RNA sequence: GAAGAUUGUAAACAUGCCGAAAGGCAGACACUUCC
Numbered sequence: 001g002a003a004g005a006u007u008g009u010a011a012a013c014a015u016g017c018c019g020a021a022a023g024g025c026a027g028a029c030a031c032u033u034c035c
Stems, first nucleotide, its partner, number of pairs: 001034004015026004
Other pairs, nucleotide, nucleotide, family: 004011tWS005012tWH005030tWW007028tWH008013tWS009011tHS010032cWS014027tHS019021tHS019022tHS028029cHS
């Protein structure tokens, strides 16, 4: 740099916000894989 990722994957999701919950909204410091 590309992809994971205009966001849950191969694997990984601090934190805040709505909701009884399931979910939904915001967030990539950084990390993982290929080169």

An RNA structure, in which 35 nucleotides are resolved. Crystallisation conditions: 0.05 M magnesium chloride, 0.1 M HEPES pH 7.5, 30% polyethylene glycol monomethyl ether 550, 0.6% 1,6-diaminohexane. Released in 2024, the model rests on X-ray diffraction data to a resolution of 1.59 angstrom. The depositors describe the entry as "A new fluorescent RNA aptamer bound with N". The entry is indexed under Fluorescent RNA aptamer, RNA.